[PDB]
């Protein structure tokens, strides 16, 4: 040379939970943070401040819904510019 594994995350399932007395999620702005083993890095991801804006409840009950809802666990995906690592040549 020529071929792969390997991040942040994404999507699903399913299990514990949270919130339904609205936190969360989502959306603008501004600050910043961490990103295959190694440097760098975004039009990806995240924290926070500030701002607009929105919400599905029920059941006699064991529960059962509602939420662009958290987390784990599975699966399926998955790193730009270089260098490094494997395996072929």
């Nucleotide at each position: 040379g020529g071929a792969g594994a390997g991040u942040a995350g994404a999507u699903g399932a399913u299990u514990c939970g949270c919130g339904u007395u609205a936190a969360g999620u989502g959306u603008g702005u501004g600050u910043g943070a961490a990103u295959g083993g190694g440097a760098u890095g975004u039009c990806g991801u995240c924290a926070c401040a500030c701002a607009a804006c929105g919400a599905a409840g029920c059941g006699a009950g064991a529960g059962c819904g509602c939420g662009g809802u958290g987390a784990a666990u599975c699966a399926u995906u998955g790193c730009a510019u270089c260098c490094g690592c494997u395996c072929c040549a």